[PDB]
Context: bound to proteins that are not shown
C1' cells in the first nucleotide's frame, strides 16, 4: 500500500 | 461479455 515487485519459472510439505 | 474448447484467462504476489 491510489506503495513496490512480476510477465515462460514449475506449489510435495511449511497451509 | 468475450476469446476459447474437455480448462483456463478475463492480472498475480507482497
Nucleotide at each position: 500500500a491510489c506503495c513496490u515487485c512480476u510477465g515462460c519459472u514449475u506449489c510435495u510439505g511449511c497451509u | 461479455a468475450g476469446u476459447a474448447g474437455u480448462a483456463a484467462c478475463a492480472a498475480g504476489a507482497g